C1' cells in the first nucleotide's frame, strides 16, 4: 500500500438525500440546494493479503 474492523476528525470548493428556506410557474408542477444524515476523505490502532 490493499482490504476489514474500531476510535477520531472534516463549513462551501462538481458524492447521495435533502428538513428548513430560496427560485421559476396563473396552476399543474418544475429547478437549484445549506445544515443534518448517509457515504467519502484525513489521522491513528488491530486482523488479514
Nucleotide at each position: 500500500g490493499g482490504u476489514g474492523c474500531u476510535g477520531u476528525u472534516u463549513a462551501c470548493c462538481a458524492g447521495g438525500u435533502c428538513a428548513g428556506g430560496u427560485c421559476c410557474g396563473a396552476a399543474a408542477g418544475g429547478a437549484a440546494g445549506c445544515a443534518g444524515c448517509c457515504a467519502a476523505g484525513g489521522c491513528a490502532g488491530u486482523g488479514c493479503c

The RNA (4.5 S RNA) has 49 modelled nucleotides. Method: X-ray crystallography, resolution 2.5 A. The entry became public in 2007. Crystallisation conditions: 20Mm NaOH-MES pH 5.6, 200mM KCl, 10% Isopropanol, 5mM Cobalt Hexamine, VAPOR DIFFUSION, SITTING DROP, temperature 293K. The 2007 paper behind the entry is "A General Strategy to Solve the Phase Problem in RNA Crystallography". The PDB entry is titled "Variant 2 of Ribonucleoprotein Core of the E. Coli Signal Recognition Particle".